[PDB]
Shown are 24 nucleotides from a PDB entry: RNA. Entry title: RNA duplex containing C-Ag-U. Crystals were grown from: MOPS, MPD, spermine, lithium nitrate. The structure was determined by X-ray crystallography at 2.91 angstrom resolution and released in 2022.

């Protein structure tokens, strides 16, 4: 660094 | 619900 997933403020 | 970030793990 890219992606999934997880938990979160926050927008909608 | 979805999406922005934000942290994590795990793929890569």
């Nucleotide at each position: 660094g890219g992606g999934c997933c997880c938990g979160g403020u926050c927008c909608c």
The entry is indexed under Metal-mediated base pair, Silver, RNA. Ions in the entry include silver.